[PDB]
Context: one part of a larger RNA, bound to proteins that are not shown
Molecule: 18S rRNA, nucleotides 1 to 602
Organism: Candida albicans SC5314
RNA sequence: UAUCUGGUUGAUCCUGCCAGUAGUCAUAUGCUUGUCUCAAAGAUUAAGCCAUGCAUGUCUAAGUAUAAGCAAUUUAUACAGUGAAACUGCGAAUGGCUCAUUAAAUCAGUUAUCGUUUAUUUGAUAGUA
RNA sequence: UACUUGGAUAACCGUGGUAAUUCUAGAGCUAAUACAUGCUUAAAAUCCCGACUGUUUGGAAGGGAUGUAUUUAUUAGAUAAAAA
RNA sequence: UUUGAUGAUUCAUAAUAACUUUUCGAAUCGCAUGGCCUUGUGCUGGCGAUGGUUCAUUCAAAUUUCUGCCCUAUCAACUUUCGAUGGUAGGAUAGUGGCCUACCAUGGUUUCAACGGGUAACGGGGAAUAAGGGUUCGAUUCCGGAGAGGGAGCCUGAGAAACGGCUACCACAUCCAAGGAAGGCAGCAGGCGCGCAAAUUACCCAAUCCCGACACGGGGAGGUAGUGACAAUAAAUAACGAUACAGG
RNA sequence: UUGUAAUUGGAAUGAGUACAAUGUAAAUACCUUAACGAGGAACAAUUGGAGGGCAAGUCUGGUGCCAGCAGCCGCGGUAAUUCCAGCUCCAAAAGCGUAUAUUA
Ligand code: GET
Numbered sequence: 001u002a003u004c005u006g007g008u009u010g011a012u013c014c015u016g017c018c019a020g021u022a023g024u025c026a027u028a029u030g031c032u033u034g035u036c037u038c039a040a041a042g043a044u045u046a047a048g049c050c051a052u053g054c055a056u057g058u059c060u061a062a063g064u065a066u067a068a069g070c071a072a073u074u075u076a077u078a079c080a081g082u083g084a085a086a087c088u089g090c091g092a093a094u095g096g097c098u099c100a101u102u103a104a105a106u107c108a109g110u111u112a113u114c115g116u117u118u119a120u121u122u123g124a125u126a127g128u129a
Numbered sequence: 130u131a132c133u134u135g136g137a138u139a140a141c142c143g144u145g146g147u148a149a150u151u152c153u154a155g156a157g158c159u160a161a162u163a164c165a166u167g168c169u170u171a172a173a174a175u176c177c178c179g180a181c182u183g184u185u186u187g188g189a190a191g192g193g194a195u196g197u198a199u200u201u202a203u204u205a206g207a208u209a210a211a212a213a
Numbered sequence: 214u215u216u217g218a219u220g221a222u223u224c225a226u227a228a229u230a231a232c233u234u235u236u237c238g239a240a241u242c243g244c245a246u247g248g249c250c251u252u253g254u255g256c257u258g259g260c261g262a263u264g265g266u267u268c269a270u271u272c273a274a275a276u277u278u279c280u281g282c283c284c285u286a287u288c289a290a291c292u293u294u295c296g297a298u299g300g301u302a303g304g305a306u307a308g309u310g311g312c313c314u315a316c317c318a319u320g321g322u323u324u325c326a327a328c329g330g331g332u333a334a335c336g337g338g339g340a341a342u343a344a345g346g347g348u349u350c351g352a353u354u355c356c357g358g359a360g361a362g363g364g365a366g367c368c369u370g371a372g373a374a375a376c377g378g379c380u381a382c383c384a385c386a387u388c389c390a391a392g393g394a395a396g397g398c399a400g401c402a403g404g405c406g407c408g409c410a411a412a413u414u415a416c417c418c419a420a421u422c423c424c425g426a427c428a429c430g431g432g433g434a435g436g437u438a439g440u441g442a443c444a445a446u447a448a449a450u451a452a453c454g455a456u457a458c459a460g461g
Numbered sequence: 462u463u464g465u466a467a468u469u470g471g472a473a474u475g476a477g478u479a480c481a482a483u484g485u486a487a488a489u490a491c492c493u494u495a496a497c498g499a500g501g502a503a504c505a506a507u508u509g510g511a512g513g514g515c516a517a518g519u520c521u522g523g524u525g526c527c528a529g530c531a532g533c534c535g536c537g538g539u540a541a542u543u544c545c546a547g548c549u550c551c552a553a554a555a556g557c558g559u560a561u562a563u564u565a
Base pairs, nucleotide, nucleotide: 005019006018007017021565022564023563024562026561027560028559029558030557031556035447037445041440042407048405049404050403052402053401054400057090058089063087064086069082070081088426097360098359099358107281108280109279112276113275116274117273122269123268124267130240134165135164141157144154145153146152174195175194176193177192178191181188182187196237198233200231201230202229203228204227217224239263242261243260244259247257248256249255250253283331284330285329290322291321292320297319298318299317300316301315302314303313304312335357336356337355339350340349341348342347362383363382365380366379367378385396387394388393413438415437416436417435421434422432423431424430453470454469455468477497479494481493508552509551510550511549512534513533518548520547521546522545523544529536530535
C1' cells in the first nucleotide's frame, strides 16, 4: 500500500476456477483469562405461551371539610391549623417495548391548506337595550 | 332574590347479600368552580311600523331591533391616465 | 368623496332582511384590609386564584405536490358485476376528494415493465470494506410509521378506533361451593418453549426530563449496582549489580 | 572499548487482603492510603503451528496405506522434517483458534 501466492504438465505458455491472505459496530463456538477506562446484551428460531411483584398518578394561602381524625386555646359561636376519605378538576393519547404487517405503501428531501380541526401557552378581547 | 335562586348525590353512621372480583343494594343526612336556573347598566344615535298632523311632502305620541354566537338570501369590499 | 391583505378569491371586515329545541356578555375563591364622610355592619377600593366568547399565536393533527424503492415474464395485459376513470346533484366529514349515494359518459394503467408473484422487506439518518468507480449491510441509542394474542366495533375526551379503557366473536387461559367471576409482559425484572444464539424476580428519584390542583406527590421513563472475553482504549507476568568465567 | 554463558546479593514493585477519608441517594468500584503482600519472585501464559503457499527441525521412540493428519497440493505401505508422542523453534499474545455470512 492502486500488491498477490499454491494447485492441471515430463517440461511450457494460457483460460479458468479451487485454495491460501486481510477486515467486519458480525454472530456463534472452543481454549485460555492479572489490572484500569468505556461498553453491546432473548432482534435472527416462536408478533410463541406466561406464575409473581412493580411500571400513573395528582393539593396550593386562592374549588368543595361537623373524619363522632390529630393540636392548642385563638385578631374567629358560621369555619379558619394540620390532615384521612370523598366530590370536583387535570393527567392517564406522553413515555417505554417491538418490527409482525407493509413494495408508490411506509419513508426521504421538497411542497400545499385561497381544503380543515386544534385542550394547552402566550397576546388581545364583551356596559347591548 | 341581586346584601347573591333552587334541588340532588358522594364522603359519613346505619341494615345487608354473594363461595368468590377494585361487585354492590335498600335507609338517614350533607357541600361546590359538580347540575340547572336567573337579574344587577351607562351615554347619546340609527333603523322599521306608525294612530294624528303640517300641507308639494314636515313634525310627531306609541310600539319594537340594537351585542355576540347560529343558518340562509341579498348588497360594500373601488383605484387606465384630461371635456363638453 | 372615505376604504385593508394576497401572485390570486365569493378573502378579511361591514350592511340589510329574517332564522335558532338560544351559545355566552363571571350567583366562584385566598391574603391584606385601606380611603371618604351625607357615621350607615355605609359609599367605596390592593395584589391576586379560577373561569369565559372570538381572533391571533404556540404546541399539534389530518390531508397533500414533485422525484426517488430489492428479486421476478416458468407474471402481458390489468381495472370496470358489488366504483373502475370522469361529469352534475346531494349525503357524510373537521374539512377537500367516488369518501358514499342517484343519474349519466366510457373511461383509467401498461414493454419507459402495468398487473401478478417472492421477500429469510418497517423506511431513513447511517454501518462494513474501501486507489477511483463500486459491493454488502442497516431488528436495534435519533427521526418517521405500525402493533399490543387474532379480528372487528365503540365510550370518554381538544386529541385514541387507546388495549397497564370498554364491548363481542375466535384461540388460549385462572378460580369456582357449578350459580357464577376474572384475563392480555412486542413495559421492568423473572419462568416455560425455541433454538447456534442473549444477563438480576436487586437499590433510588440524587441527575435527565415528564405529569398533576402541585416549590412539596409520582415516575422499572430514567439513574445506580449484579451477570457481562459483544466490540473499543491504556496496559503487569520482571529488573539491577559481582566471582571466575567466555569472548573481540 | 562490551554483547556476552551460569549463581551470588542488595533492593524496587503491584495483583490481592485492610486501617481511614473520598466517591454516592446509600453504597460499590476507580482515584488516595495506615498495617500486610515474591527467588522455582509455584504470584509458574495462552492459542495455534514447524513440507510448500507461510515464520519455524529431515532430532529420538511408536505405528506400518492401519490409526490418523491434511482449507489446497498432499503425508502415511518398517530410516515418516506432515500422524501418534518428547525436546527445540516460530507467530500473535491477555488473547488466540474454528464455523457461517459478507467485503477486498
Ligand atoms: C429479464 O427478463 C428481466 N428479468 C426483465 O425484468 C426484463 O424486462 C427483461 O430481461 C428485458 O427487459 C428483456 C427469462 N428466462 C426471460 C426474461 N425475458 C428475462 C430473464 O432474465 C430470463 O431469466 C433468465 C433465466 O431464465 C432465469 N432462470 C429461471 C434467471 O436465472 C432467474 C434469470 O435469467